Background
An RNA structure (Tetracycline aptamer and artificial riboswitch), in which 65 nucleotides are resolved. Sample source: In vitro evolved aptamer. It comes from the structure "Crystal structure of an in vitro evolved tetracycline aptamer and artificial riboswitch". The model includes bound 7-CHLOROTETRACYCLINE (CTC). Crystals were grown by vapor diffusion, sitting drop at pH 7. It was solved by X-ray diffraction to 2.2 A. The work is reported in "Structural basis for specific, high-affinity tetracycline binding by an in vitro evolved aptamer and artificial riboswitch" (Xiao et al., Chem.Biol., 2008).
[PDB]
RNA sequence: GAGGGAGAGGUGAAGAAUACGACCACCUAGGUACCAUUGCACUCCGGUACCUAAAACAUACCCUC
Numbered sequence: 001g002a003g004g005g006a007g008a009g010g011u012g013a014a015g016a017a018u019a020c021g022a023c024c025a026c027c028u029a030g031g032u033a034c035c036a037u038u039g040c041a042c043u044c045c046g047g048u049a050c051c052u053a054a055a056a057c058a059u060a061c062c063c064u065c
Base pairs, nucleotide, nucleotide: 001065003063004062005061009027010026011025012024028053029052030051031050032049033048034047035046
């Protein structure tokens, strides 16, 4: 070179030969299991643990040659 594979909840930082997913930091919505709650409101907001948040290509990354 070939051929396969996997990664984006959002913002940032890093990096940028890179619009682009990992790592790191921060922030949101929704749910699940358990525990707690019987409670009168008219921005939101109990806890503990787990999960999910459109996706192709390219860089980088993984496998075969």